Shown are 44 nucleotides from a PDB entry: RNA with a sequence from Leishmania.
Entry title: Crystal structure of apramycin bound to the leishmanial rRNA A-site.
Method: X-ray diffraction, resolution 1.41 angstroms. The entry became public in 2013.
Primary citation: Shalev et al., Proc.Natl.Acad.Sci.USA (2013), "Identification of the molecular attributes required for aminoglycoside activity against Leishmania".
It is bound to apramycin (AM2).
Taxonomically the source falls in Leishmania (Eukaryota, Discoba, Trypanosomatida, Leishmaniinae).
The entry is indexed under rRNA duplex, Ribosomal A-site, Aminoglycoside, Ribosome, RNA, RNA-antibiotic complex.

[PDB]
RNA sequence: UGCGUCGUUCCGGAAAAGUCGC
RNA sequence: UGCGUCGUUCCGGAAAAGUCGC
Numbered sequence: 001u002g003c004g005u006c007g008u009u010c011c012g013g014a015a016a017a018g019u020c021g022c
Numbered sequence: 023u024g025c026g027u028c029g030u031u032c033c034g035g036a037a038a039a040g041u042c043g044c
Stems, first nucleotide, its partner, number of pairs: 002044003006040001008037008018028001020026003
Other pairs, nucleotide, nucleotide, family: 005041cWW007038cWW016029cWW019027cWW
């Protein structure tokens, strides 16, 4: 060390009139 | 309604001996 499960970090895509700044 | 920025939700990939259960 298998499987289920909710998560973390990194890389993308999408959704949506989000934050802060210009 | 542009750009920067940190995020949310959905879909994947990736990294890693994370949670809870079997």